[PDB]
Context: bound to proteins that are not shown
RNA sequence: AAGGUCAUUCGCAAGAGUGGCCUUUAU
Ligand code: AMP
Numbered sequence: 001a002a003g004g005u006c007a008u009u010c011g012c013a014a015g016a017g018u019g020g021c022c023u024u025u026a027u
Stems, first nucleotide, its partner, number of pairs: 001024010
Other pairs, nucleotide, nucleotide, family: none
C1' cells in the first nucleotide's frame, strides 16, 4: 500500500477519510 472487519465521521443508503484488528504483496 491493497482487501475484509470493528469503531467513528460525512444526516441514513451509496461512496470516502481517520483510528483499531486480521490477512496479502512489492521494495
Ligand atoms: P506511503 O509513504 O504512502 O506509505 O507509501 C508510498 C508507496 O509505497 C505506496 O503507494 C506503495 O506503492 C508503497 N508501499 C508502502 N507500503 C507498502 C506495502 N506494505 N506493500 C506494498 N507497497 C507498499
Annotation: Solved structure of RNA (RNA12), 27 nucleotides shown. Court et al. published it in Annu. Rev. Genet. in 2013: "RNase III: Genetics and Function; Structure and Mechanism". Bound small molecules: adenosine monophosphate (AMP). It comes from the structure "Crystal structure of RNASE III complexed with double-stranded RNA AND AMP (TYPE II CLEAVAGE)". The entry also contains Ribonuclease 3, not shown here. The entry is indexed under RNase III, hydrolase, dsRNA, RNA binding, RNA processing, HYDROLASE-RNA complex. Method: X-ray crystallography, resolution 2.5 A. The entry became public in 2013.